[PDB]
RNA sequence: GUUGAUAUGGAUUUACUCCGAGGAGACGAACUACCACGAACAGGGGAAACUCUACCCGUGGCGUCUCCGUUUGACGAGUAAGUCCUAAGUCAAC
Numbered sequence: 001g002u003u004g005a006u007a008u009g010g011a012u013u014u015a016c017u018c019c020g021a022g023g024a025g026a027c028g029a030a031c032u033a034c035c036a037c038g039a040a041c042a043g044g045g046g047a048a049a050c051u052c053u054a055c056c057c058g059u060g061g062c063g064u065c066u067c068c069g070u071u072u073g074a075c076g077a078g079u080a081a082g083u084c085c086u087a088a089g090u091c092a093a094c
Stems, first nucleotide, its partner, number of pairs: 001094001003092004009085010022068007034061002038057001043052003
Other pairs, nucleotide, nucleotide, family: 002093cWW006087tWS007009tHS007047tWW007086tWH009048tWS009049tSS019075cWW020073tWS020074tHS021069tWS021073tHS031034tHS036059cWW037058tWW041054tWH042053tWS046048tHS046049tHS048086cSS087088cHS
C1' cells in the first nucleotide's frame, strides 16, 4: 500500500440532579438593517467527520390584555449510560 479494527477527533439520544421563566395569541407601535436566536451561501479551521460563518434572508425585540408554563419546570448548567460519523496517528492480519 489493500482490508479490518481503533478516539484524549467529532455529532447526537436518553435518564437523572441542579437552576428558575420563559413559550405563545390578539390589538397597538417600531425595524427594512441597531441587537440576540434559526436556515442556508461566500470565505476560513480541520487528515477527516465536523465546525466557525461576514454581505444577505427568514421572526422576534417595545406597550396592553390573554393563553401555556412552577405537582407534567421555559432557557441553561452538571452527572451518567449509550448511539452513529470520521481514522490523521496506532495495531493487526496479507